Method: X-ray diffraction, resolution 2.48 angstroms. The entry became public in 2025. This is an experimental structure of RNA (xanthine-II ML2/3) with a sequence from Paenibacillus beijingensis, with 69 nucleotides shown. The 2025 paper behind the entry is "Structure-based principles underlying ligand recognition of xanthine-II riboswitch". Crystallisation conditions: 0.04 M Lithium chloride, 0.08 M Strontium chlorid, 0.02 M Magnesium chloride, 0.04 M Sodium cacodylate pH 7.0, 30% v/v (+/-)-2-Methyl-2,4-pentanediol, 0.012 M Spermine tetrahydrochloride. Bound small molecules: xanthine (XAN). Rfam match: Purine riboswitch aptamer.
[PDB]
């Protein structure tokens, strides 16, 4: 470094910042016959000032872990 598989930048629940120039950050369990790790920029949608956000690019990337070339 290629390929195959695990995870799905995920689910639950809590708790936090922001406010259409913005939608952040964190903890505890989940989730893999799987130890760790769960990491993000874009392009959209939605909310017409209130709280909660949702899809695509992604069967992509990237860390780990196992088999192999």
């Nucleotide at each position: 470094g290629g390929u195959g598989u695990a995870u799905a930048a995920g689910c639950u629940c809590a708790u936090u910042a922001a406010u259409a120039u913005g939608g952040u950050g964190u903890g505890a369990g989940c989730g893999u016959u799987u130890c760790g790790a769960c990491c993000a920029g874009g392009c959209a949608a939605c909310c017409a000032u209130a709280a909660a956000u949702u899809g695509c690019c992604c069967c992509a990337g990237g860390c780990u872990a196992c088999a192999u070339c």